The depositors describe the entry as "Human mitochondrial ribosome at 2.2 A resolution (bound to partly built tRNAs and mRNA)". This is an experimental structure of RNA (A/A-tRNA) from Homo sapiens, with 22 nucleotides shown. The entry also models magnesium, potassium and zinc ions. The entry is indexed under ribosome, mitochondrial translation, tRNA, mRNA, 2Fe-2S clusters, polyamines, rRNA modifications, post-translation modifications, cryo EM. Released in 2022, the model rests on electron microscopy data to a resolution of 2.21 A.
């Protein structure tokens, strides 16, 4: 960077998982 | 590459 969650009124961002 |  990818998914998956937790988390938001929804998101970014953190955290935690799994590839 | 030498000189």
């Nucleotide at each position: 960077g990818a998914a998956u969650g937790a988390u938001u009124a929804a998101c970014a961002c953190u955290c935690a998982u799994u590839a | 590459c030498c000189a």